[PDB]
RNA sequence: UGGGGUAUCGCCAAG
RNA sequence: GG
RNA sequence: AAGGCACCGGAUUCUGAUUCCGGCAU
RNA sequence: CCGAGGUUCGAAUCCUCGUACCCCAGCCA
Ligand code: GLN
Numbered sequence: 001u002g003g004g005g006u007a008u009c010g011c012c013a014a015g
Numbered sequence: 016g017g
Numbered sequence: 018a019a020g021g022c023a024c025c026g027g028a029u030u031c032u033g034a035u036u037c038c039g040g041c042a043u
Numbered sequence: 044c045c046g047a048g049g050u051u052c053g054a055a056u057c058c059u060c061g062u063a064c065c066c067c068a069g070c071c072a
Base pairs, nucleotide, nucleotide: 001068002067003066004065005064006063007062010022011021012020024040025039026038027037028036045061046060047059048058049057
C1' cells in the first nucleotide's frame, strides 16, 4: 500500500 | 431494502 | 432484530441442584 | 447494529467516507 474479516440484547451469537 |  | 447465557416473575422439589411458562431487551 | 453522510416509503442491511484491530501479500527519500 492492496485484499479479507471483525466490531448487533449486560456477555456469547442471527437478521 | 420491511 | 431474532436465540442462548445472565437477571426477574411464576410453576415444580423434603431442601435443594436439575427441569418448564412468561418478561423489558439491543 | 462501530460512526458521519448519499439512495429510498423504508438499509442491522445498499454506496462513498470516517474509526479500530487481526491475517496474507506488497514497499530502494
Ligand atoms: N538515497 C536515495 C533515496 O532512496 C536513493 C534513491 C533510491 O530509490 N535508490

Shown are 72 nucleotides from a PDB entry: RNA (tRNA-Gln) from Escherichia coli K-12. The work is reported in "Tetracenomycin X sequesters peptidyl-tRNA during translation of QK motifs" (Leroy et al., Nat.Chem.Biol., 2023). Lineage of the source: Bacteria > Pseudomonadati > Enterobacterales > Enterobacteriaceae > Escherichia coli. The structure was determined by cryo-EM at 2.7 A resolution and released in 2023. The depositors describe the entry as "Structure of an Escherichia coli 70S ribosome stalled by Tetracenomycin X during translation of an MAAAPQK(C) peptide". It holds a match to the Rfam family "tRNA". Rfam's curators write: Transfer RNA (tRNA) molecules are approximately 80 nucleotides in length. Their secondary structure includes four short double-helical elements and three loops (D, anti-codon, and T loops). Further hydrogen bonds mediate the characteristic L-shaped molecular structure. tRNAs have two regions of fundamental functional importance: the anti-codon, which is responsible for specific mRNA codon recognition, and the 3' end, to which the tRNAs corresponding amino acid is attached (by aminoacyl-tRNA synthetases). tRNAs cope with the degeneracy of the genetic code in two manners: having more than one tRNA (with a specific anti-codon) for a particular amino acid; and 'wobble' base-pairing, i.e. permitting non-standard base-pairing at the 3rd anti-codon position. Rfam classes the family as a transfer RNA. Gene Ontology term of the family: triplet codon-amino acid adaptor activity. The family is grouped with related families in Rfam's "tRNA clan". The model includes bound glutamine (GLN). The reconstruction used 86,672 particles.